[PDB]
């Protein structure tokens, strides 16, 4: 650090890079 699962949106936590 990039998309998908989830959340009203996040962290986390699964999946492909």
């Nucleotide at each position: 650090a990039g998309g998908g699962a989830u959340u009203u949106a996040a962290a986390a936590u699964c999946c492909c890079u």

Notes
Released in 2018, the model rests on X-ray crystallography data to a resolution of 3.68 angstrom. ASL Leu with a sequence from Escherichia coli: 17 nucleotides with solved positions. Primary citation: Hoffer et al., Nucleic Acids Res. (2019), "Ribosomal ambiguity (ram) mutations promote the open (off) to closed (on) transition and thereby increase miscoding". The depositors describe the entry as "Thermus thermophilus 70S containing 16S G299A point mutation and near-cognate ASL Leucine in A site". Crystallisation conditions: 3.8% PEG 20k, 3.8% PEG 550MME, 100 mM TRIS-ACETATE, 200 mM KSCN, 10 mM MAGNESIUM ACETATE 2.8 mM DOBC. Keywords: protein biosynthesis, ribosomes, rna, trna, transfer rna, 30s, 50s, 70s, 16s, 23s, ribosomal subunit, bacterial proteins, codon, transfer, translational, RIBOSOME. Ions in the entry include magnesium and zinc.